Overview: Released in 2021, the model rests on X-ray diffraction data to a resolution of 1.57 A. An RNA structure with a sequence from Caldanaerobacter subterraneus subsp. tengcongensis, in which 31 nucleotides are resolved. The organism belongs to Caldanaerobacter subterraneus, within Bacteria. The entry is indexed under preq1 riboswitch, cognate ligand-derived photoaffinity probe, RNA. Primary citation: Balaratnam et al., Nat Commun (2021), "A chemical probe based on the PreQ 1 metabolite enables transcriptome-wide mapping of binding sites". Crystals were grown from: 0.01M Mg acetate, 0.05M MES (pH5.6), 2.6M ammonium sulfate.
[PDB]
RNA sequence: CUGGGUCGCAGU
RNA sequence: CCCCAGUUAACAAAACAAG
Ligand code: J0C
Numbered sequence: 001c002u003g004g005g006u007c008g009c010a011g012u
Numbered sequence: 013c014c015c016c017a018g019u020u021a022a023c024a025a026a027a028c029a030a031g
Stems, first nucleotide, its partner, number of pairs: 001018005009031001011028001
C1' cells in the first nucleotide's frame, strides 16, 4: 500500500 | 487507531476511542 476482522455505543 | 493476511489476500483474537 491492498484485502479482511472477533471485539466495541462509536472503526479512521 | 488495533489485529490478521498478501491479490479468490487464512483461521482467529483483545485491547483501544476522537465523537
Ligand atoms: C473494522 C476497516 C476502517 C470500513 C474491527 C477498526 C480497531 C477494529 C476495527 C475493525 C474496518 C477499517 C475503515 C472502514 N479499528 N482498533 N479495531 N475496521 N480499518 N480500515 N476491529 O477499524